[PDB]
Context: bound to proteins that are not shown
C1' cells in the first nucleotide's frame, strides 16, 4: 500500500477488529 476470509453493527453500499496474503 493493495488483495482475500472470518466475526461484528446497519435494510445495503460499507465500517471496525481480527487472520491472512501479495506487490
Nucleotide at each position: 500500500a493493495a488483495u482475500a476470509u472470518a466475526a461484528u453493527a446497519g435494510u445495503g453500499a460499507u465500517a471496525u477488529u481480527a487472520u491472512a496474503u501479495u506487490c

This is an experimental structure of RNA, with 23 nucleotides shown. Released in 2016, the model rests on X-ray diffraction data to a resolution of 3.1 angstrom. Protein in the same entry: Probable ATP-dependent RNA helicase DDX58. The PDB entry is titled "Crystal structure of RIG-I helicase-RD in complex with 24-mer 5' triphosphate hairpin RNA". The entry is indexed under Complex, RIG-I, capped RNA, self versus non-self, innate immunity, hydrolase-rna complex. Crystallisation conditions: 23% (w/v) PEG 3350, 0.25 M KSCN, 100 mM MOPS (pH 7.8).